Solved structure of RNA, 16 nucleotides shown.

[PDB]
C1' cells in the first nucleotide's frame, strides 16, 4: 500500500 | 462516508 469482519 | 479488528 491492498483487501477488509465490525461498529457508527 | 467514518473508525477499524483481521489480513495479504
Nucleotide at each position: 500500500g491492498g483487501c477488509g469482519a465490525g461498529c457508527c
Jang et al. published it in Acta Crystallogr.,Sect.D in 2004: "Structures of two RNA octamers containing tandem G.A base pairs".
Crystals were grown from: sodium cacodylate, PEG8000, Zn(acetate)2, pH 6.5, VAPOR DIFFUSION, HANGING DROP, temperature 293K.